An RNA structure, in which 26 nucleotides are resolved.
The PDB entry is titled "Structure of the RIG-I Singleton-Merten syndrome variant C268F".
Released in 2018, the model rests on X-ray diffraction data to a resolution of 2.89 angstrom.
Protein in the same entry: Probable ATP-dependent RNA helicase DDX58.
Keywords: innate immune system, RIG-I, Singleton-Merten syndrome, RNA-dependent ATPase, RNA binding protein, ANTIVIRAL PROTEIN.
The work is reported in "Unified mechanisms for self-RNA recognition by RIG-I Singleton-Merten syndrome variants" (Lassig et al., Elife, 2018).
Context: bound to proteins that are not shown
RNA sequence: CGACGCUAGCGUC
RNA sequence: GACGCUAGCGUCG
Numbered sequence: 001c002g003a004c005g006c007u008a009g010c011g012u013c
Numbered sequence: 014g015a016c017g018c019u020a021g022c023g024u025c026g
Stems, first nucleotide, its partner, number of pairs: 001026011
Other pairs, nucleotide, nucleotide, family: none
């Protein structure tokens, strides 16, 4: 640089 | 019942 996962908040059919 | 965004945290190419 980039790929993902977790959490909180906030949105879409 | 999933997607997206913001952030915190973690991991990995």